[PDB]
Context: bound to proteins that are not shown
RNA sequence: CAUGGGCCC
RNA sequence: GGGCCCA
Numbered sequence: 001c002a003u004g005g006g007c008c009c
Numbered sequence: 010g011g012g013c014c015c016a
Stems, first nucleotide, its partner, number of pairs: 003016005
Other pairs, nucleotide, nucleotide, family: 008011tWW009010tWS
C1' cells in the first nucleotide's frame, strides 16, 4: 500500500 | 474521517 475481519479512535 | 493486527 488492496481485499476482508477484528481492534483501536 | 485516521491508525493497528491477522488473513